Description
The PDB entry is titled "An all-RNA Hairpin Ribozyme with mutation A38N1dA". The RNA has 36 modelled nucleotides. It is bound to 2-[2-(2-HYDROXYETHOXY)ETHOXY]ETHYL DIHYDROGEN PHOSPHATE (S9L). The entry also models sulfate ions. The work is reported in "Identification of an imino group indispensable for cleavage by a small ribozyme" (Spitale et al., J.Am.Chem.Soc., 2009).
[PDB]
Parts: sequence; C1' cells; structure tokens
RNA sequence: UCGUGGUACAUUACCUGCC
RNA sequence: GGCAGAGAAACACACGA
Repeated sequence: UCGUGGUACAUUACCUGCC
Repeated sequence: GGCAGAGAAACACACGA
C1' cells in the first nucleotide's frame, strides 16, 4: 500500500410513504 | 423538516498479502 471481513445486522448521501 | 421504510459510499479496525 493492496485485498477480504463484520460488530456496519450501521446511517449520513440517494429513493419512497405519512404529517 | 420530524417520524417511518429502504439504504450505499467513505473511514476506522481485524485478518490475509
């Protein structure tokens, strides 16, 4: 420096609904 | 914009090299 992984089973772009 | 649904990217980390 590169590749793979997940706790990211995430949320923060983007998309939809409701007010 | 709040809530709900859906939801990548980037980064960090671990491992491999």